[PDB]
Context: bound to proteins that are not shown
DNA sequence: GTACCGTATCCACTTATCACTAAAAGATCGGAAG
DNA sequence: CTTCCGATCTTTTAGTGATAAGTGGATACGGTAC
C1' cells in the first nucleotide's frame, strides 16, 4: 500500500475474491 | 414490583423501468439551369 | 441573381413471448411510576 470500481494483504512494479453501466421515477425509514 | 407508553434513524437506501440499433426518413448545404 | 437538383449529416423508428398470481405480519430499552 500499488486496483475499471470495491474489499483485504505485500512472495511479486504486484497478489487473492467480487464487481450491469447509464438515465429516470416513486416509495421508506 | 406492577402496568404501561414513547423513543432512537433527520440522508440514506430501497424498488420499478428501459437502451445496449442499423437504416429510413428528413433536414441541410453546396452548385447548377432560366 | 434566383430556384431546383443530388450528396451528407441528423433523428427516429420498427416490436417478440410468456406465466409467475396473489403472498402474513411485527416490536423494544427503558424509564418511570402508582
Nucleotide at each position: 500500500a500499488a486496483u475499471u470500481u470495491c474489499u483485504a494483504c505485500u512472495c511479486u512494479u504486484g497478489u487473492a475474491g467480487a464487481u450491469g453501466u447509464g438515465a429516470u421515477a416513486a416509495g421508506u425509514g
Shown are 97 nucleotides from a PDB entry: RNA, together with DNA. Protein in the same entry: CRISPR-associated endonuclease Cas12a. It comes from the structure "WT CRISPR-Cas12a with a 10bp R-loop". Method: electron microscopy, resolution 3.6 angstroms. The entry became public in 2024.